[PDB]
Context: one part of a larger RNA, bound to proteins that are not shown
Molecule: LSUa rRNA, nucleotides 7 to 488; SrRNA-2, nucleotides 1 to 183; 5.8S rRNA, nucleotides 1 to 171
Organism: Trypanosoma brucei brucei
RNA sequence: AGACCUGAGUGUGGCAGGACCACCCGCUAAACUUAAGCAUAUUACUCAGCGGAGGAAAAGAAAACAACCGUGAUUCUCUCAGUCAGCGGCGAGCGAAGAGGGAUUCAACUCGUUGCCGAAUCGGGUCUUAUAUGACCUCGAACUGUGGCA
RNA sequence: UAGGGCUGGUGCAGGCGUGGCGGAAUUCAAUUGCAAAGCAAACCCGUUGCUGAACA
RNA sequence: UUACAACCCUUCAUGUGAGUAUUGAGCCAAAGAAGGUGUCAGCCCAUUACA
RNA sequence: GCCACGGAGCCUACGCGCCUCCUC
RNA sequence: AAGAGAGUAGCACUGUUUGGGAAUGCAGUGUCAAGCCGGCAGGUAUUUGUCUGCCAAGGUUAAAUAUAGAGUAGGAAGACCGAUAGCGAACAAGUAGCGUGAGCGAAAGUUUGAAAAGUACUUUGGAAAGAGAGUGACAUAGAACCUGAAAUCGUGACA
RNA sequence: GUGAGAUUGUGAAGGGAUCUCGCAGGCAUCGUGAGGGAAGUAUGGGGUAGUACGAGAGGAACUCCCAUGCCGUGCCUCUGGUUUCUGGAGUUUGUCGAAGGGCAAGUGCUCCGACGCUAUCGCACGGUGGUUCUCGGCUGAACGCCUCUAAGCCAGAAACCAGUCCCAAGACCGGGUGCCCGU
RNA sequence: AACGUGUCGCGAUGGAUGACUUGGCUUCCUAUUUCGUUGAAGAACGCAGCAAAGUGCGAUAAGUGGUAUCAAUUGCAGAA
RNA sequence: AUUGCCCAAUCUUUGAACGCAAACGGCGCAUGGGAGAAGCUC
RNA sequence: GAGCCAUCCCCGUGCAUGCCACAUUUCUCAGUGUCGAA
Numbered sequence: 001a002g003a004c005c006u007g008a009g010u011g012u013g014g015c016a017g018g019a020c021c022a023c024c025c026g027c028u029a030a031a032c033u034u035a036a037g038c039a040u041a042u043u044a045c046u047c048a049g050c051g052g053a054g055g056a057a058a059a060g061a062a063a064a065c066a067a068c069c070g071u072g073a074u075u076c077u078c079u080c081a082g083u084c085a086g087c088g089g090c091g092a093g094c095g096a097a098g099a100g101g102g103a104u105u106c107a108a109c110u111c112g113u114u115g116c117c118g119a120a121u122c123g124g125g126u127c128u129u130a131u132a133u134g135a136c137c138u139c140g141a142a143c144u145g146u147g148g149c150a
Numbered sequence: 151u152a153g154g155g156c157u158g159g160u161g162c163a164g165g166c167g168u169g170g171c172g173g174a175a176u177u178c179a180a181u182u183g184c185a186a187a188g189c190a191a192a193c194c195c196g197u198u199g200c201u202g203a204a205c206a
Numbered sequence: 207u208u209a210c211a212a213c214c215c216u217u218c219a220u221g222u223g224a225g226u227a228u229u230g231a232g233c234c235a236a237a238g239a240a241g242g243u244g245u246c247a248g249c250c251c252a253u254u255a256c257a
Numbered sequence: 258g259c260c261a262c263g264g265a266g267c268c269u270a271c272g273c274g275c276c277u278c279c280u281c
Numbered sequence: 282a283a284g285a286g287a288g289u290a291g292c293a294c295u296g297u298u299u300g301g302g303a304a305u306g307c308a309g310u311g312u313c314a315a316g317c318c319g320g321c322a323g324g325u326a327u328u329u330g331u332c333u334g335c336c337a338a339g340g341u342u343a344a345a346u347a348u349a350g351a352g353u354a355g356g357a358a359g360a361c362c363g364a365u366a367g368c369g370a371a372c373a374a375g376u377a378g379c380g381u382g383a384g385c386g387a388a389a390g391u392u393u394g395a396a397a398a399g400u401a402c403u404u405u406g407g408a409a410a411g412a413g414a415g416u417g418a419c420a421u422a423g424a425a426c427c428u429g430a431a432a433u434c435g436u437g438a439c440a
Numbered sequence: 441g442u443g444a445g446a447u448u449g450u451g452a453a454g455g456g457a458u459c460u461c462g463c464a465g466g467c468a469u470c471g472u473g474a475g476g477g478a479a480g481u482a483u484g485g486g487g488u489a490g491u492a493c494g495a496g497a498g499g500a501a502c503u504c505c506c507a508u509g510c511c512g513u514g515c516c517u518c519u520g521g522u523u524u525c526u527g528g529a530g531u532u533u534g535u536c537g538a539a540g541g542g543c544a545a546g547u548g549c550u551c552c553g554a555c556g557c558u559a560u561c562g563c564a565c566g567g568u569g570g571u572u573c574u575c576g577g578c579u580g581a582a583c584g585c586c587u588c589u590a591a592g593c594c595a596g597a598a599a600c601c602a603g604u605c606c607c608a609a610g611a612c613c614g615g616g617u618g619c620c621c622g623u
Numbered sequence: 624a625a626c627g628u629g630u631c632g633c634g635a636u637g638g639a640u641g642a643c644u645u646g647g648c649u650u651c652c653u654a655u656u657u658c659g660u661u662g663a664a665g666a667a668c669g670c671a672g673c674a675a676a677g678u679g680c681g682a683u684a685a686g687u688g689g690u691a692u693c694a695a696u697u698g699c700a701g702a703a
Numbered sequence: 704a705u706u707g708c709c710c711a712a713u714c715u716u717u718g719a720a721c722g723c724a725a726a727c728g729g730c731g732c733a734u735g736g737g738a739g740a741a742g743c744u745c
Numbered sequence: 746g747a748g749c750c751a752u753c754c755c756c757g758u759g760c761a762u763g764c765c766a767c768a769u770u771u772c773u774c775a776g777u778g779u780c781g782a783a
Stems, first nucleotide, its partner, number of pairs: 002780003005776005010768007018658001023054001024052004034041001038089001064071002075103004086094002108341003111286001114150004120146001122140001123138005152280003158276004163269004167262004172256001176231001178230003183208001187201004210221002213456003217452002232249002234238001241251002265655001291312007319336005351657001353654007361647002378385002390643001392642001399426001402413004427641001433635008441463001443461005465620006471613001475607003480510007493498001511566005519559004527552005532545005568602003576594003665717003668681003672699002687711001688709004722730002731760007742749004
């Protein structure tokens, strides 16, 4: 007097708020009942309560199965199986998974990181019949890292 | 050389959608209570025959 | 020369809605489909199609 | 089967021409 | 030639959940890694050595699936119910009515007739209605009018 | 036979047939009495009598007479109670101008008060014959004695039955009588 | 006597039954199928010639505009 | 005219309701319009 | 007779809170935060 950092005021352009809620996602969460009583157990990881979307949601591309002459993202169906798996005052009761036949399937991509580059990126303005993945300008943002190649 | 209609501009085609329209042949023949009702018993005869217990 | 009409008999008056019903003839069907119309309708009306 | 209306959207040798851009 | 996600994974205590059983998943606090013989899983705990399969702690993604008291337009129907049934509601039904309020919540088919042609007119009556007349096949189809049962009642005749 | 009616579900005459009801009592009186109910019950005084009896002490009863308690059936002459005769009088507050006459205070209040109703608080009245029980006897056997008992008889309780009293013919009175009607 | 009881014909009271059904219930399918600060869902008040409720609509208020169809609406008016 | 369908429009007071409030059809600030019978000019 | 119309009155529009981006003619500021010239 002037930068950077941190923090305010105003102006310009935008968004959130409520409803619906059958199905779906996250939390919270009983008791009646059964056990011929009842406290663990069961009803039930259900009803009631709170929050949040869609035309479907969620899941999804192996830190997966298996132990074979090996399969190969997710979802769903038959079956495995009311199981000579398992849990349980081992009582009342509860209870799945791999494999096999199918539905579907031209199903897969990417950021950071490592190496080589280093504003080649973004916003605003103008022009090209164009708020172009185009061109030019921009003491605007960005080097405390935007973009491009393997 | 080649592509990209999903780079952008400017044009040009068809389908999906909505609404309407379009199809035959009898008001045939016999009544107003009682025949506009029946019989000829599988099929055919029958495209043919025969009638009246509601009319004395 | 008309049956029936309520204690019996006689006499005089009254009474039958609409033909998708019955019978005999036809016709259409790539259409027979089921609604309407004063009773039961392929041919009265609306419908029934893209071969 | 035959007509009208059809702004955007979706589908069709990723429909079909021209100018730009990008890529191979 | 290099690298590949750290208060993360793991462990201890406590709680909850699961068929998961010396602990299937998760949450709070404490503690807290490896990667010059790496890490996770292999359903009985510990230490050591092999083998097999994968490589967490960042993100997107159609179809096959649900609609167990939802919506907007439409379609197909039914061995279903038939006005005390079927939705509470076939009707000016979440209406009338009830409660300070949260809430509760009916009854009721207008079904006369093909067609209103819904009874002009006479007469008694203040009127309401009665007695006639008329329309209609039927008025004992006369207006909340098809059919019109039982319970109960009146009347005439009779036992 | 006869006199009345009826035959009422989809019309009006006419005739028939049938089914029901009536064809004999009515009103008014005086009585009977089966059956049922049922009611009177106690005490005291006088007298017997200071008697019977008793050594004394003491100490009764019946005929008869007079009252009373409880109960029952009635009545209002007297006495008492009761007054919405609002009868007559008196008296307070208010009110119609005063007086008079009244009126309001759900009958203002006080005194007397007829009729009626009513009280053992007043008054009147409350009967007669039988069958028996317990018991006491007479004759008298059984049992040639005796015996109230076996046959027979007598007397006899507030008990029982009838009379008196109350209702009274579904107790169906062929009890009587008066008048009208019918045969 | 009467009251009362019973049977038959007819008439009241009441709204069952039958036949009807533009309603309900249950299952299946197809879409250019899913609201709102560009002010929703709900709530109130109004609007017709005669119009209370219900229906539709919003001071442009039982409707303005476009398009297809092609002569009505209807209780009475009223329009042509 | 009516009926079916639909593009262009209108769409009162409220309500998430959002200028401030509310048993009040209440009360503001800024800006742009309108009516105006006092007064002024011609 | 028209123009300008004071006070009063009527109508349209904008004005909640929070958050994001920008100030593209680079808006106005605050700090005994870190530096720094005359």